[PDB]
Context: bound to proteins that are not shown
C1' cells in the first nucleotide's frame, strides 16, 4: 500500500432497535 | 553511494638436472662485472 | 609493444618537508601559533594520446 | 664449461 | 588479522 473507528451527496445487495447500518459509485479532506 | 564475494600483495625455504634462451669482458688482480 | 606507465617546459603558487609543537603572544603554551627560508614533486603549464 | 633470465619438474614450511 | 589495489556479484543515481 486493494486504506480512513471520515464525511457530504446520490443511489440499492441487503440489514434494520425505523434512527439508521452497510455497500457502490460520486466529490471532498485524510492518508 | 555504501555493499557481498573473492583474490593480491607488505608475505617462503630449497633440491634438481634436462630443455629454452642468453653472456662469457674489463682487469687494479681485488673484485667490477656481462645475460 | 605499449598501459596516458606519454613526451618536453616550468616547480611561482598549493600540496608535501624540514625550519617547528621554533620565533612570537602570554607565568607557562596552556589541546595558541606563524614566518623568512632550505630540499622536493605530489603541484603546474602546454603539447600529444588517454 | 660456466654463468644470467625464462620454462618447468620435484621436496619440506604447510 | 591488517590494509592497499584489483576482480565479480547486488543495486540505484
Nucleotide at each position: 500500500u486493494g486504506g480512513c473507528u471520515c464525511u457530504g451527496c446520490c443511489a440499492a445487495c441487503g440489514c434494520u432497535a425505523c434512527g439508521g447500518c452497510u455497500u457502490g459509485g460520486c466529490g471532498g479532506g485524510c492518508u | 553511494u555504501a555493499g557481498g564475494u573473492g583474490g593480491u600483495c607488505a608475505g617462503c625455504c630449497g633440491g634438481u638436472u634436462c630443455u629454452g634462451u642468453c653472456c662469457u669482458g674489463c682487469u687494479u688482480c681485488g673484485g667490477c662485472g656481462a645475460a | 609493444a605499449c598501459g596516458g606507465u606519454u613526451c618536453g617546459g616550468c616547480a611561482a603558487a598549493a600540496c608535501g618537508u624540514c625550519g617547528a609543537u621554533u620565533a612570537c603572544u602570554g607565568a607557562a603554551a596552556a589541546u595558541g601559533g606563524a614566518a623568512a627560508g632550505g630540499c622536493g614533486g605530489g603541484g603546474c603549464c602546454g603539447a600529444c594520446u588517454u | 664449461g660456466g654463468g644470467g633470465c625464462a620454462g618447468g619438474c620435484u621436496g619440506g614450511g604447510a | 588479522g591488517u590494509g592497499c589495489c584489483c576482480a565479480u556479484c547486488a543495486c540505484c543515481u